[PDB]
Context: bound to proteins that are not shown
RNA sequence: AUCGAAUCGCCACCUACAAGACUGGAGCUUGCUCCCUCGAAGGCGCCAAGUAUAUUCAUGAUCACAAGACA
Numbered sequence: 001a002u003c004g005a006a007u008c009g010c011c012a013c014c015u016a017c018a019a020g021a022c023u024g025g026a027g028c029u030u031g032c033u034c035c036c037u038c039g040a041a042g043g044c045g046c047c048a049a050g051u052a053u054a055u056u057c058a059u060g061a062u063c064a065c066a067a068g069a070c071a
Base pairs, nucleotide, nucleotide: 008068009044010043011042024035025034026033027032028031036039
């Protein structure tokens, strides 16, 4: 320090495990009934740190690699 670059979703809730011939839990009647959080979501993030009383955006002029990019 050449160096202008292509990439465009972050996490300290996913980031452990195992089983698909039967892992939510019971009963006996063994395939039905009953209980439950009702068995089909990893959480956030997408423009006011939050759903409201708001607030500077232009002339970069009608597309052009986002003219920026530490979320």
The depositors describe the entry as "CRYO-EM STRUCTURE OF LEISHMANIA MAJOR 80S RIBOSOME WITH A/P/E-SITE TRNA AND MRNA : LM32CS1C1 M2 OE MUTANT". The RNA (SR6_chain_6) from Leishmania major strain Friedlin has 71 modelled nucleotides. It was solved by cryo-electron microscopy to 2.25 angstroms. The entry is indexed under CRYO-EM, LEISHMANIA MAJOR, 80S RIBOSOME, TRNA, MRNA, snoRNA, RIBOSOME. The 2026 paper behind the entry is "A small nucleolar RNA dictates the structure and function of translating ribosomes in Leishmania". Lineage of the source: Eukaryota > Discoba > Kinetoplastea > Trypanosomatidae > Leishmania major.